RNA sequence: GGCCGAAAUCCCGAAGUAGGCC
Numbered sequence: 001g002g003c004c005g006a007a008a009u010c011c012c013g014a015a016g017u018a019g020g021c022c
Base pairs, nucleotide, nucleotide: 001022002021003020004019
């Protein structure tokens, strides 16, 4: 900054979060 994208729940969407890689 560009990609990529969970478990887990504390359900309403927590997340477009974390972790994870270019």

Primary citation: Bouvet et al., J.Mol.Biol. (2001), "Recognition of pre-formed and flexible elements of an RNA stem-loop by nucleolin". This is an experimental structure of RNA, with 22 nucleotides shown. Method: solution NMR. The entry became public in 2001. On the sample the depositors note: Made by in vitro transcription using Milligan templates. The PDB entry is titled "NMR Solution Structure of an In Vitro Selected RNA which is Sequence Specifically Recognized by Hamster Nucleolin RBD12".